[PDB]
Context: bound to proteins that are not shown
RNA sequence: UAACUAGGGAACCCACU
DNA sequence: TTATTGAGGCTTAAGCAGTGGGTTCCAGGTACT
DNA sequence: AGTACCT
DNA sequence: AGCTTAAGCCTCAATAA
Numbered sequence: 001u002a003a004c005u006a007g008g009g010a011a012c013c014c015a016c017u
Numbered sequence: 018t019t020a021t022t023g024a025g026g027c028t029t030a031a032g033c034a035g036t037g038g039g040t041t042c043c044a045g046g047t048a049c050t
Numbered sequence: 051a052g053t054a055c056c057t
Numbered sequence: 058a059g060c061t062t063a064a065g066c067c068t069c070a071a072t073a074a
Stems, first nucleotide, its partner, number of pairs: 008043009018074015
C1' cells in the first nucleotide's frame, strides 16, 4: 500500500434496410 | 428628332433518404558538414 | 547522418 | 451527369423635352 481512460479529418469502395 | 425609363431574353449557384464496415492518405528538396 | 524550419 | 428555379445582367419601344 488500486496512482481510472476512449481520441482527428478527407476521399473512395462495398454491404444493408 | 432623341435621350429616357420601362419591360422581355441570357449565366450561375443551390439543392438532391438513411445505417454499418473496410482501405488509403494525410511531404520531398538541396544545403551542410 | 539527423533534422531546424519555412514555407 | 443532369434537372429546375430565383437572382443578377443585357436591347427595343412610348414619351416628354
The RNA (TAR RNA) from Human immunodeficiency virus 1, together with DNA, has 74 modelled nucleotides. Among the 30 different proteins in the entry, which are not shown, are Integrator complex subunit 2, Integrator complex subunit 6 and DNA-directed RNA polymerase II subunit E. Primary citation: Fianu et al., Science (2021), "Structural basis of Integrator-mediated transcription regulation". The entry also models magnesium, zinc and manganese(II) ions. Released in 2021, the model rests on electron microscopy data to a resolution of 3.6 angstroms.